Description: An RNA: 23 nucleotides with solved positions. It comes from the structure "Crystal structure of chicken LGP2 with 5'ppp 26-mer hairpin RNA with 3' GG overhang and ADP-AlF4-Mg2+ at 2.0 A resolution". It was solved together with LGP2. Uchikawa et al. published it in Mol.Cell in 2016: "Structural Analysis of dsRNA Binding to Anti-viral Pattern Recognition Receptors LGP2 and MDA5". Crystals were grown by vapor diffusion, sitting drop at pH 5. Method: X-ray crystallography, resolution 2 angstrom. The entry became public in 2016.
Context: bound to proteins that are not shown
This record gives sequence, C1' cells and structure tokens, in this order.
RNA sequence: GGAGCGUGCCG
RNA sequence: GGCACGCUCCGG
Repeated sequence: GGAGCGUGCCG
Repeated sequence: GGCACGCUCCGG
C1' cells in the first nucleotide's frame, strides 16, 4: 500500500 | 454481483 487469493456473510 | 476480514506476493 498496490495486486493475487481464500474464509465468513448477504442476494 | 456485493460486504467484511484474513493471508500471500511484490529479485528469495
């Protein structure tokens, strides 16, 4: 602090 | 299609 992804949640 | 959080990457 930009990106990638995941988990939880909502249609 | 969103919200939130997390981890990871950024010469190993």